RNA sequence: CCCCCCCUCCCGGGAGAGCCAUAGUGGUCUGCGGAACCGGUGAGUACACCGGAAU
RNA sequence: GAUUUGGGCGUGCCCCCGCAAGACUGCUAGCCGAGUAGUGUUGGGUCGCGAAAGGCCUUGUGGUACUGCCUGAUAGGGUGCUUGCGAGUGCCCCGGGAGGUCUCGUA
Numbered sequence: 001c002c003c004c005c006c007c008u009c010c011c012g013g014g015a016g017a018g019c020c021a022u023a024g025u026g027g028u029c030u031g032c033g034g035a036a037c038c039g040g041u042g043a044g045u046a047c048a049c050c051g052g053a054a055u
Numbered sequence: 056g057a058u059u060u061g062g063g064c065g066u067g068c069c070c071c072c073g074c075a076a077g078a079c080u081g082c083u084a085g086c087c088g089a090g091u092a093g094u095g096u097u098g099g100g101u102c103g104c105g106a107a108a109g110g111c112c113u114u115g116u117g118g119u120a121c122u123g124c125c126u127g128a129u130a131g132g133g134u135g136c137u138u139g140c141g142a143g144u145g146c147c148c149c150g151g152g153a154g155g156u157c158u159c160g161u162a
Base pairs, nucleotide, nucleotide: 006155007154008153009152010151011150012149013148014147015122016121018119019118020117021116022084023083024082025081026080027079028078029077030076031074032073033072034071037052038051039050040049041048042047053059054058055057061070062069063068064067085111086110087109093104112115120129123134124133126131135146136145139161140160141159142158143157
Other pairs, nucleotide, nucleotide, family: 036053tWS037060cWH063065tHS088108tHS089107tHH090105tHS092105tHS094104cWW125132cWW127130tWS137144cWW137157tHS138159tHH
C1' cells in the first nucleotide's frame, strides 16, 4: 500500500412447475326426434325371432 | 282388402344414432416414440412425477412477476440470516461501477 474479506445500492444476461393471452389440442355435461303401446323366446349392456294391436 | 313403429328393467333416466351448438377443463409451447422405461404407495386405480437413442416438419409465441436453506415444484409444510427489543427491507447463477453501523419508537 489499510491487506484478506464481507455488506448494500444502480443496470444488464441466463435456469425455474407463477399469472394473462394465443396456437396445436383431447375430454366433461346439457336440448331436438326415434310412426303409437301390451306380452312371450334365447347370453337380454348395445341385441336376433314372434304373438297382440294402429293406418 | 292390404301394410307396419332403436333397445334395458332400476317407470323413469340409461345405452345407440342423426340434428343444432353451447359452457368448462387437461397436456404441449413443433410432432411421434410418450405419458415410455423408471419412479408413487396406506387402500387402490383408469394411477400422480417423468425422459432419452432416434425419426418426421411451418424450424420452434408474446406480455408478465420474483428466487434465504433442507425436504418433495415459484405451491404446501418445516427452518436460518438483518441492532438489545418488536415491525419493515433484503438473502438464485454471472458481470460493470459506486458507498462502509439499513430504517422506524425503546425497560

An RNA structure (HCV IRES) from hepatitis C virus genotype 1a, in which 162 nucleotides are resolved.
The reconstruction used 48,757 particles.
The entry has 34 different proteins, among them eS10, 40S ribosomal protein S24 and uS17.
Primary citation: Brown et al., Embo J. (2022), "Molecular architecture of 40S translation initiation complexes on the hepatitis C virus IRES".
The entry is indexed under HCV, IRES, 40S, RIBOSOME.
Ions in the entry include zinc.
It holds a match to the Rfam family "Hepatitis C virus internal ribosome entry site". On this family, see Pirakitikulr et al., Mol Cell 2016: "The Coding Region of the HCV Genome Contains a Network of Regulatory RNA Structures".
Entry title: Structure of the HCV IRES binding to the 40S ribosomal subunit, closed conformation. Structure 5(delta dII).